[PDB]
């Protein structure tokens, strides 16, 4: 550099 | 699509106890 | 501990928004080139 996903009050977990 | 006071659980300020 | 009542968010931007998002660039991460 590419390809895919992920990222949400202080902590932990959490949405299309 | 989500929230116009993010949600649930501790937590963090304020006042009385 | 009780009642009552409050602050606080979207990785970091561009754009459009009331506001994050979906769209777009980079930063991290995990897996593979």
């Nucleotide at each position: 550099g590419g390809u895919a996903u992920a990222g949400a009050g202080g902590a932990u977990g959490g949405a299309a | 699509g989500g929230c116009a006071g993010c949600c649930a659980u501790c937590g963090c300020c304020c006042g009385c106890c | 501990g009780g009642c009552g009542g409050g602050a606080g968010a979207u990785g970091a931007g561009g754009a459009u928004u009331g506001u994050c998002a979906c769209c777009c660039u980079c930063c991290u991460a995990u897996a593979c080139c």